An RNA structure (23S rRNA (3119-MER), nucleotides 2242 to 3120) from Mycolicibacterium smegmatis MC2 155, in which 879 nucleotides are resolved. Released in 2023, the model rests on electron microscopy data to a resolution of 2.76 A. The reconstruction used 36,321 particles. Among the 53 different proteins in the entry, which are not shown, are 50S ribosomal protein L30, 30S ribosomal protein S12 and 30S ribosomal protein S19. An Rfam search finds the family "Bacterial large subunit ribosomal RNA" in it. Gene Ontology terms of the family: ribosome and structural constituent of ribosome.

Context: one part of a larger RNA, bound to proteins that are not shown
RNA sequence: GCACUACGAGUAAAGAUGCUCGUUACGCGCGGCAGGACGAAAAGACCCCGGGACCUUCACUACAACUUGGUAUUGGUGCUCGAUACGGUUUGUGUAGGAUAGGUGGGAGACUGUGAAGCUCACACGCCAGUGUGGGUGGAGUCGUUGUUGAAAUACCACUCUGAUCGUAUUGGGCCUCUAACCUCGGACCGUAUAUCCGGUUCAGGGACAGUGCCUGGUGGGUAGUUUAACUGGGGCGGUUGCCUCCUAAAAUGUAACGGAGGCGCCCAAAGGUUCCCUCAACCUGGACGGCAAUCAGGUGUUGAGUGUAAGUGCACAAGGGAGCUUGACUGCGAGACGGACAUGUCGAGCAGGGACGAAAGUCGGGACUAGUGAUCCGGCACCUCUGAGUGGAAGGGGUGUCGCUCAACGGAUAAAAGGUACCCCGGGGAUAACAGGCUGAUCUUCCCCAAGAGUCCAUAUCGACGGGAUGGUUUGGCACCUCGAUGUCGGCUCGUCGCAUCCUGGGGCUGGAGCAGGUCCCAAGGGUUGGGCUGUUCGCCCAUUAAAGCGGCACGCGAGCUGGGUUUAGAACGUCGUGAGACAGUUCGGUCUCUAUCCGCCGCGCGCGUCAGAAGCUUGAGGAAACCUGUCCCUAGUACGAGAGGACCGGGACGGACGAACCUCUGGUAUACCAGUUGUCCCACCAGGGGCACGGCUGGAUAGCCACGUUCGGACAGGAUAACCGCUGAAAGCAUCUAAGCGGGAAACCUCUUCCAAGACCAGGCUUCUCACCCUCUAGGAGGGAUAAGGCCCCCCGCAGACCACGGGAUUGAUAGACCAGACCUGGAAGCCUAGUAAUAGGUGCAGGGAACUGGCACUAACCGGCCGAAAACUUAC
Numbered sequence: 001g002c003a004c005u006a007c008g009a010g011u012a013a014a015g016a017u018g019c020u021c022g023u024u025a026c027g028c029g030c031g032g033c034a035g036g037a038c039g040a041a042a043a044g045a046c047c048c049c050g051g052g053a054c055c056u057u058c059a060c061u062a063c064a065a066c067u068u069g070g071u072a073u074u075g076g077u078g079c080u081c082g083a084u085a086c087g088g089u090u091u092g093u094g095u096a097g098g099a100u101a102g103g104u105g106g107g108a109g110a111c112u113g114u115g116a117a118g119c120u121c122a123c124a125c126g127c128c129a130g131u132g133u134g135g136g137u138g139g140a141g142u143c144g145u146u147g148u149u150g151a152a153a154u155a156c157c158a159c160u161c162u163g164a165u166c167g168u169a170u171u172g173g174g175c176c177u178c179u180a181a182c183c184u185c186g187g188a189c190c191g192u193a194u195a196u197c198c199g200g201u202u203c204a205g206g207g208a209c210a211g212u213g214c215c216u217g218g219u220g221g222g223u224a225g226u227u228u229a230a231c232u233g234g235g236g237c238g239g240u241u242g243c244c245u246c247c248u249a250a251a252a253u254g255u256a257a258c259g260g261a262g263g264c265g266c267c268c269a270a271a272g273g274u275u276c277c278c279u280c281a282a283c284c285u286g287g288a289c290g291g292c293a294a295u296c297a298g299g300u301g302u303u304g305a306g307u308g309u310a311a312g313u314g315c316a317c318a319a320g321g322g323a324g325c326u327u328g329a330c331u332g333c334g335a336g337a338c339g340g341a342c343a344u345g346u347c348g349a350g351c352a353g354g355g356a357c358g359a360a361a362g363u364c365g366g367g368a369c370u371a372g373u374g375a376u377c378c379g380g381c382a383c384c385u386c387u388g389a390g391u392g393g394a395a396g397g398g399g400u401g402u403c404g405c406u407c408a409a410c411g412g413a414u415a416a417a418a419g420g421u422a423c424c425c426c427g428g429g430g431a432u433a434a435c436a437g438g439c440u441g442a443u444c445u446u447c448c449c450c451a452a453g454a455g456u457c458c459a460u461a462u463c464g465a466c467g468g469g470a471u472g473g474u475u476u477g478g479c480a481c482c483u484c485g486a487u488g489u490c491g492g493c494u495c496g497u498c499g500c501a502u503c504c505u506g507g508g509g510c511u512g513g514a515g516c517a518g519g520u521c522c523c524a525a526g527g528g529u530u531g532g533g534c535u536g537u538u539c540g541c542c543c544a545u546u547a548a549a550g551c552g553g554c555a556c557g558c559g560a561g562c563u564g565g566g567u568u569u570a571g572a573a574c575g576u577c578g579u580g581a582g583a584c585a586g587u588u589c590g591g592u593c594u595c596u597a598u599c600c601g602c603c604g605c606g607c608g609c610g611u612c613a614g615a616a617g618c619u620u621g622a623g624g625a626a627a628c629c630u631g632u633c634c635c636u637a638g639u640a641c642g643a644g645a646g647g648a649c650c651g652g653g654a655c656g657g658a659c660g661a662a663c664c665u666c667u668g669g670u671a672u673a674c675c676a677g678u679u680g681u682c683c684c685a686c687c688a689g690g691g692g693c694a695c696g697g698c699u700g701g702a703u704a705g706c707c708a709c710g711u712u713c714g715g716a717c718a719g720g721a722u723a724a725c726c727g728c729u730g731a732a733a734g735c736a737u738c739u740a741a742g743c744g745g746g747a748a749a750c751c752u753c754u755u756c757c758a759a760g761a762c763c764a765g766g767c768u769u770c771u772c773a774c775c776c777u778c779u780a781g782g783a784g785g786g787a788u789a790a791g792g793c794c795c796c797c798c799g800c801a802g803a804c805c806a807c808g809g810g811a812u813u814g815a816u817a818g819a820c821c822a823g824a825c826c827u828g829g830a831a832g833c834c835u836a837g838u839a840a841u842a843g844g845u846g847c848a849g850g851g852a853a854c855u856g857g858c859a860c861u862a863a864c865c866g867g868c869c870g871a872a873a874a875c876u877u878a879c
Stems, first nucleotide, its partner, number of pairs: 002018002006023005026608008035600003039595002047429006053421004059226005065219003069215005075178002078175012092161001099148001103159004109143002118137008182206003186203006229241003238258001242264006265410001266308001267367002272326007280304001282300005306315002309372001311370003330353004336347003342411001355364003378404007386397002436483001437481001438479003442476001444472001446470004453463002489566002491563003495557001496554005503528003506523006530544005571589004575584003609760001613771007623757004629657007641646001659714005667708004674701005679694006718752003725745004774786005791869004796810004816862003820857004825851003832845005
């Protein structure tokens, strides 16, 4: 998706209408129930993967916004601090010295009447060694190649390296100011009649600041875009990620796992190369400190030491130990191979160059080997007879060598990146978790084997260690096999059903069983197995009881049957965690439970056909269903038993609980056309009497029917065959033995018995009774059509029968229903009239009146002057 959509036990993608073997089942409907169709609905929201979105932040990167400074807009005067140069001052105390040495061109004259000599005050320092400067002196001296010395004027004329100074010119920094830019949402006036705009003029103030532009640094989840790894016996957490060694690894190689063990991310300028030499460790013995062990000697010792470092393979021929010389820890190359997704990686004889060692042969392109590392891009450095954007150059590029990445997530997404989502979304997944199922059965559960022993002794009355073997599949789990285009979850409610591993009841064996009562084991699943407090709870504890208060399965039975307290959305809060968003097998309050049933199934009820004629009545009972519980008391008997306490079996009797069925006489409930009362209101014109409405308006009562709280009854007795068990007779096996032949007993289980359904019991039954009879057409073959009987159906009256239908009854030769009459019953004393009373009202008439179901009478009404169905092939054989 189909369809003439059964059940069981199985099998199967591990839960089957569809498969297997069986069982069951006439066909078709109606009303109903909801166990299944892994039912419908919604491409599961939980989980995971992938992708989004939004949120957070000490994730990344940006931006806004804010902010710093420079500059422009941007201008003056002043001061001040400066940085350069110009024109100088003073500066440098190695030192022979009229004189304490940066000097030159002239290189011999310069100052002296515009002022010195020796005098000595003042100025700065002060290295007061005293310097450079002016002055009262006083107008007539110092000085020079004077000589030392590289070197003289340091007297004249121009200079320069080291210190602090002034001005000169340039330029910058700050600061007080000024006003003219600019600003002022401060005022006034105007445009302007109106105008809290706007513009302009002016005044007042700020003021070159601010603001703005460009540039620039900072802050910057305020915003935005994004990242936030994978493996993973679901994911997360944890751990891991590359390389090397071993095992796994199955004797080539290779070989996985969150398989078992370790190591590496170096070291060595010698721990490399070469030549030569040597052989240890351990043990024994002797020896001063000296000891187990230092170094010495001898011996044994063939390798167990040591090999830079893990392990393995190797190495004693040494690759181990020592010494000498050295740098091959080279350049250019490389036949050929290994390994091999590719990229990587590895070995390599040999040729040359130029070397080291070695007498030489020869060895040396790092290390006994295998790890000790990082692609590419990009860029850096050195060198190169490369290139050189018209040409020469250069830049830049290129080659060679080489450097820079815990890119360690180690074949390395980006130069650059963490988190949350229960507010969530989408795409997908049973490729992957939670529930359930399935497998397993560690665990768990239920048993069991041995029996060390405890048990006065005694292993086995009872418990039964150390150990061992199994069941079951209910626990926690493992796996992840169906189901993620939906298999709804705990607990409860309802409804059950099954198993027995039995809680009670029943039967029995053993007993450390006197008896009562037990313990333990066996058989037994017929029935029964309470109500409550707490908790969401299952469970559990507790209360009272009980005969007992069973254990489990059925999607931890049952949400298309219910709940929804819990878990498990969104809200909120506490604690804790987290910077935070948010999180918590932590708590807390609150919080939509959808669906007209097609199929199976189930409960019930019909229609059709069949059951060899049609019909009817009564039936059998294959085969099913239901039911199956039990206590207390008394007598037996205060007997048996027992010292007593206490206290029976067996067997009788009564009364009960729970459960169920039927019934409604009682009781009790209900009563939608009963009766009465009564409130409010409206109406019947009004009084009276009544009615409508208000849940039947409310109340009080209430026959029938329905019913339980009520009444009655039930479970049995008895038999058969049996379980555990007790046995008899008895061998095999001269005995014994419950058995192998035989025979018995023995339980609420089983079959019978009790109740109910039942011949669709396809072997479709049986006993009876009724009708047991006509025509027509086909060519009379086998039929077809019609009309009939018995009878039945429909219509009709009805029902305590009922969803419809059916059933039952009746149908004029009639009491089926209704009416009517009477009664019963219910209500409870009508209306009207009278009487009393002021009236409310009361009393009489009067067991009144009203009235349904119950009963009986009465054809008054209606059950009709009626229509539809409905009956025979024969054959064979026997008697």